[PDB]
K10 TLS RNA with a sequence from Drosophila melanogaster: 48 nucleotides with solved positions. The 2010 paper behind the entry is "A'-form RNA helices are required for cytoplasmic mRNA transport in Drosophila". NMR data were recorded at pH 6 and 298 K. Entry title: Solution Structure of K10 TLS RNA (AU mutant in upper helix). It holds a match to the Rfam family "K10 transport/localisation element (TLS)". Rfam classes the family as a cis-regulatory element. About the family: This family represents the 44 nucleotide K10 transport/localisation element (TLS) from Drosophila melanogaster. K10 TLS is responsible for the transport and anterior localisation of K10 mRNA and acts to establish dorsoventral polarity in the oocyte. Gene Ontology terms of the family: mRNA transport and intracellular mRNA localization. Released in 2010, the model rests on solution NMR data.
RNA sequence: GGCUUGAUUGUAUUAUUAAAUUAAUUCUUAAUAACUACAAAUUAAGCC
Numbered sequence: 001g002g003c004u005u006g007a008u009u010g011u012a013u014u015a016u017u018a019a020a021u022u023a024a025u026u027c028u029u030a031a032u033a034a035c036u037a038c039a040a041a042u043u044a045a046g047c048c
Stems, first nucleotide, its partner, number of pairs: 001048005007042003010038003013034007
Other pairs, nucleotide, nucleotide, family: 006043cWS020027cWW021026cWS022024tHS043044cHS
C1' cells in the first nucleotide's frame, strides 16, 4: 500500500431574540442555538 472498523466538519431543518408593525399574543424582515436527517473529505487502527 489494500480489506474493514471509527471520528471530525458543512447544508438544510425546529425554536429563541431584535425591529417594523398590530388592538395585540399583531405580522413580515432579520440574528442566533441544537446539531436531528443529507452529504462530502481528512484521518487512527487490526489483518493481507